Entry title: 3'-end specific recognition of histone mRNA stem-loop by 3'-exonuclease. An RNA structure, in which 16 nucleotides are resolved. It was solved together with 3'-5' exonuclease ERI1. Crystals were grown from: pH 6.5.
Context: bound to proteins that are not shown
RNA sequence: GGCUCUUUUCAGAGCC
Numbered sequence: 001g002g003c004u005c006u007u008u009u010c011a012g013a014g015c016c
Base pairs, nucleotide, nucleotide: 001016002015003014004013005012006011
């Protein structure tokens, strides 16, 4: 980078 979960959603936790 690509995804996925979550009223830490201007954020968080993960996956290949």

It was solved by X-ray diffraction to 3 angstrom.